[PDB]
C1' cells in the first nucleotide's frame, strides 16, 4: 500500500408519507360519517457523509472544584430488505460496487 472501525440525546431543515386535524367530494335532524397524499399544508417521521445545542469520550493543565482543548474525513454508481397507520437522505447502512481522493483511531 491495505483492513476493521468511525458514541449518544435534544431543537430544527432538505425530505417523506398519510394514524389524526385541515382541505376537496359525497353523505348527514344539523353533532357528524365515508373516501382521497399523481391534497398545498398543521401533527407526524426525518439525515454517517445537512445545521444548532448539550451529554459522553479521548488529551493537557488543576488550587481537586473544576478549566480548556479534540471528537477528523467521507469522493463516484446500483440493487434489494424492515419498522411505523404508511413512506423516506430513518433502520439494515460509513453496508454492496467503483475509486485510493481526503482525513481519526486500531491491527
Ligand atoms: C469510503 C468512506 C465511506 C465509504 C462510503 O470509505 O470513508 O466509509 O467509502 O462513502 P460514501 O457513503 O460517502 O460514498 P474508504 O475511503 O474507502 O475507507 P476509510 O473511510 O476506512 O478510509
Nucleotide at each position: 500500500g491495505g483492513a476493521a472501525a468511525g458514541u449518544g440525546u435534544g431543537u430544527c431543515u432538505a425530505g417523506g408519507g398519510u394514524u389524526c386535524c385541515g382541505c376537496g367530494u359525497g353523505c348527514u335532524u344539523c353533532g357528524g360519517c365515508a373516501c382521497g397524499g399523481a391534497c398545498u399544508g398543521g401533527u407526524c417521521c426525518a439525515a454517517g457523509u445537512g445545521a444548532c445545542a448539550c451529554a459522553g469520550a479521548c488529551g493537557c493543565a488543576u488550587u481537586c472544584g473544576u478549566g480548556c482543548g479534540u471528537u477528523a474525513c467521507a469522493c463516484c454508481g446500483g440493487a434489494g430488505g424492515g419498522a411505523u397507520a404508511g413512506a423516506a437522505g430513518c433502520c439494515c447502512a460509513g453496508g454492496c460496487g467503483g475509486g485510493u481522493a481526503g482525513g481519526u483511531u486500531u491491527c
The depositors describe the entry as "PRPP Riboswitch bound to PRPP, iridium-hexamine soaked structure".
PRPP Riboswitch from Syntrophothermus lipocalidus DSM 12680: 107 nucleotides with solved positions.
The work is reported in "ykkC riboswitches employ an add-on helix to adjust specificity for polyanionic ligands" (Peselis and Serganov, Nat. Chem. Biol., 2018).
Crystals were grown from: 0.2 M NH4-acetate, 0.1 M HEPES-KOH pH 7.4, and 45% 2-methyl-2,4-pentanediol (v/v).
The entry is indexed under riboswitch, non-coding, RNA, yKKC.
Released in 2018, the model rests on X-ray crystallography data to a resolution of 2.66 angstrom.
It is bound to 1-O-pyrophosphono-5-O-phosphono-alpha-D-ribofuranose (PRP).
Rfam match: Guanidine-I riboswitch aptamer.